Solved structure of RNA, 28 nucleotides shown. It was solved by X-ray crystallography to 1.7 A. The entry also models magnesium ions. Crystals were grown from: cacodylate, magnesium chloride, spermine tetrachloride, MPD, pH 7.0, VAPOR DIFFUSION, HANGING DROP, temperature 25.0K.
RNA sequence: GGUAUUUCGGUACC
RNA sequence: GGUAUUUCGGUACC
Numbered sequence: 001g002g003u004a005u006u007u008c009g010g011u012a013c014c
Numbered sequence: 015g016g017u018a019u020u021u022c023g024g025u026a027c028c
Stems, first nucleotide, its partner, number of pairs: 001028005008023002010019005
């Protein structure tokens, strides 16, 4: 750097 | 429930 986890938490949009 | 944020944080993969 890429990704997963939006039911690990935060904030926002629908 | 769907999303955005992987440079808001955690965890993990590569």